[PDB]
Context: bound to proteins that are not shown
This record gives sequence, structure tokens and C1' cells, in this order.
RNA sequence: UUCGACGC
RNA sequence: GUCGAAUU
Repeated sequence: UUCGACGC
Repeated sequence: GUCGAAUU
């Protein structure tokens, strides 16, 4: 690495 | 991999 959230 | 981003 636009960032976040879930699941595994 | 699964969504979401006026109103959270």
C1' cells in the first nucleotide's frame, strides 16, 4: 500500500 | 476470503 469490518 | 465507506 485509500481505509475499515468480519469469518478462517 | 466476506462485506461496507452522506446518515458512524
This is an experimental structure of RNA, with 16 nucleotides shown. The entry also contains PROTEIN AF1318, not shown here. Ions in the entry include manganese(II). Primary citation: Parker et al., Nature (2005), "Structural Insights Into Mrna Recognition from a Piwi Domain-Sirna Guide Complex". Entry title: The structure of a Piwi protein from Archaeoglobus fulgidus complexed with a 16nt siRNA duplex.